This is an experimental structure of RNA (Influenza virus polymerase vRNA promoter 3' end; Influenza virus polymerase vRNA promoter 5' end) with a sequence from Influenza B virus, with 29 nucleotides shown.

Context: bound to proteins that are not shown
RNA sequence: ACCUCUGCUUCUGCU
RNA sequence: AGUAGUAACAAGAG
Numbered sequence: 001a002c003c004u005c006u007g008c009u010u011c012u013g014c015u
Numbered sequence: 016a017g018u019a020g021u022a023a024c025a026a027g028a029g
Base pairs, nucleotide, nucleotide: 003029004028005027006026017024018023
C1' cells in the first nucleotide's frame, strides 16, 4: 500500500 | 505550508 473501526471518551501502570 | 499561540493540529487506532 490493502481491509476494519473511530470524529468530545480521558492513559498511571500493564509496555 | 497553513491554522494557530506559551501547544497543538496538519488523521488516529487495529
Keywords: TRANSFERASE-RNA COMPLEX. Released in 2014, the model rests on X-ray crystallography data to a resolution of 2.7 angstrom. Crystallisation conditions: 1 M LiCl, 10% PEG 6000 and 0.1 M bicine pH 9.0. Entry title: Crystal structure of Influenza B polymerase with bound vRNA promoter (form FluB2).